[PDB]
Context: bound to proteins that are not shown
C1' cells in the first nucleotide's frame, strides 16, 4: 500500500487537549508585495518679490515660452560707493552683508503609519513532506 496521525501548517477554535482546516499547488498555497481600502491629520525638505501655485499653450510627457495668480518679516548693528581703483551716490540715501528668526503660508487633503486577526490585483517573489503509525 488502504490510511491515519504524526513533519508540514491555520486563527474560527483555543488553558492545554480538543477543534477547525491546509497546501497539496497557479488568475495557488505563500511571501515580497503591487494596486489598493484606512486613518491622523499637512513632512522632511525647501521657498517667498524669487519661488511656488495656477491657468493656457508648445514640446505634449519633457524640455519651453506665454498668461494669470502668488508674488510672508521683527534684530543688536556694521561696513563700502576712498588716494582716479569710472566704485564714474558725493552725501541724501541706497545696496548689501550681520547671530538669532517667531509665526506663517506655500508647495502639502501634505507627512506618515494602516496587522497579529483589512482589500484585493488581471502585481511580485518563493517554495511547495520529514516522521511514524502502518494490515
Nucleotide at each position: 500500500u488502504u490510511u491515519u496521525g504524526u513533519c508540514c501548517c491555520u486563527c474560527u477554535c483555543c488553558a492545554a487537549a480538543c477543534g477547525a482546516g491546509a497546501g497539496u499547488a497557479c488568475a495557488u498555497g505563500c511571501a515580497u508585495g503591487g494596486g489598493c481600502u484606512g486613518g491622523c491629520a499637512u513632512g522632511a525638505g525647501c521657498g517667498g518679490c524669487a519661488c511656488g501655485c495656477u491657468c493656457c499653450a508648445c514640446g505634449a510627457c519633457c524640455g519651453u515660452g506665454g498668461g494669470g495668480c502668488u508674488c510672508g518679516a521683527g534684530g543688536g548693528g556694521c561696513a563700502c560707493u576712498u588716494u582716479a581703483c569710472g566704485u564714474c551716490c558725493c552725501g541724501a540715501g541706497g545696496c548689501g552683508c550681520u547671530g538669532a528668526a517667531c509665526c506663517u503660508u506655500g508647495a502639502u487633503g501634505c507627512u506618515u503609519g494602516g496587522a497579529a486577526u483589512u482589500u484585493c490585483a488581471u502585481g511580485c517573489u518563493c517554495a511547495g513532506g520529514g516522521a511514524c503509525u502502518u494490515u
Molecule: SHORT RRNA-IV OF THE LARGE RIBOSOMAL SUBUNIT
Organism: TRYPANOSOMA BRUCEI